RNA sequence: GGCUUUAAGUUGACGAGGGCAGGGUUUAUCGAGACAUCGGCGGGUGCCCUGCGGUCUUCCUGCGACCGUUAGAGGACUGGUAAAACCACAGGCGACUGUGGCAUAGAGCAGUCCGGGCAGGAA
RNA sequence: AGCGCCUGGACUUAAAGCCAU
Numbered sequence: 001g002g003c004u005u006u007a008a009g010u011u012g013a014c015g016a017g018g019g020c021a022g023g024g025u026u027u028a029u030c031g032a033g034a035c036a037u038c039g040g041c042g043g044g045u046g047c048c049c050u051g052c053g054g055u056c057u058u059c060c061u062g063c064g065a066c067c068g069u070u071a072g073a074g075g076a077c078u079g080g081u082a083a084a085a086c087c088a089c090a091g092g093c094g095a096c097u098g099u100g101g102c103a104u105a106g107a108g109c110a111g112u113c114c115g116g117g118c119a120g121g122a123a
Numbered sequence: 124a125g126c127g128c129c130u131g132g133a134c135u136u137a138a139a140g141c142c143a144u
Stems, first nucleotide, its partner, number of pairs: 001142011014031003020051006038131001039129004052068005058122006074114006086101006
Other pairs, nucleotide, nucleotide, family: 009095tWS012131tHS013014cHS014083cSS015082cSS015125cHS016106tWS018124tWS026028cWH028044tSS030106cSS031082tWS031105cSS032033tSS032037tWW032084tWS033085cSS033104tWS036132tWS043124tSS053071tWS055116tWS073115tHS083104tWH084103tWH085102tWH092094tHS093136cWS094135cSS107108tSS
């Protein structure tokens, strides 16, 4: 220094983003100075069907498309104070845990522009 | 809601054993 066994422990996703309602469904977005964030189980704002609502024409009805109340899919362009990481304090023999402070993203996040059905009736 | 939980893995500690140099 390595290895085994037992026992008792520790770890096991870092933030940003996403929610009309009912049913179904499960490897349901983005990026990180993280890389076991491996694996399993459960969940989940996504996806599907329906209802309701909106837009597609001023209004109403049927059908259709796309959405979800800032209710248009898609495209281009401009944006973009995150966390972990790191230091410190507190705790533990320790693996590691809690809090504070610090640097830094991308998107399905924000913005601008492009980009919209038929039929029938009603004024 | 990268959110929860652990029986595996990974890892710590103690005890005992084994091996190496």
glmS ribozyme RNA; glmS ribozyme substrate RNA: 144 nucleotides with solved positions. An Rfam search finds the family "glmS glucosamine-6-phosphate activated ribozyme aptamer" in it. About the family: This entry contains a glucosamine-6-phosphate activated ribozyme that is found in the mRNA for GlmS. GlmS is an enzyme that uses fructose-6-phosphate and glutamine to generate glucosamine-6-phosphate. The ribozyme catalyses self cleavage of the glmS mRNA that is thought to regulate GlmS activity. A reference for the family is Winkler et al. (2004), "Control of gene expression by a natural metabolite-responsive ribozyme", Nature. The work is reported in "Structural basis of glmS ribozyme activation by glucosamine-6-phosphate" (Klein and Ferre-D'Amare, Science, 2006). Entry title: Pre-cleavage state of the Thermoanaerobacter tengcongensis glmS ribozyme bound to glucose-6-phosphate. Method: X-ray diffraction, resolution 2.9 angstrom. The entry became public in 2006.